[PDB]
RNA sequence: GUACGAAGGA
RNA sequence: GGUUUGGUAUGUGGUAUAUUCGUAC
Ligand code: HZG
Numbered sequence: 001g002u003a004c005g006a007a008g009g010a
Numbered sequence: 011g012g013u014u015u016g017g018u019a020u021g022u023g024g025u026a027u028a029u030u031c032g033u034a035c
Base pairs, nucleotide, nucleotide: 001035002034003033004032005031006030007029
C1' cells in the first nucleotide's frame, strides 16, 4: 500500500 | 486525540473516501 474484520468523546 | 481541526456528515466513518488495532498479503 492492498483486502477483510473491530473500535465514540471514550 | 484535535474546535489553532484529517473531515460543510459530532457518525465509529456512514455514500469508502480518514485514524488506531487485528488477520492476510
Ligand atoms: C476537536 C476536541 C467539528 C469539526 C471537525 C470534529 C472535531 C473535533 C475537534 C473534538 C472533540 C469531540 C468531538 C469532535 C471534536 C467531526 C465529525 C464530522 C465532521 C467534522 C468533525 N469535526 N475536538 O468541524 S468531529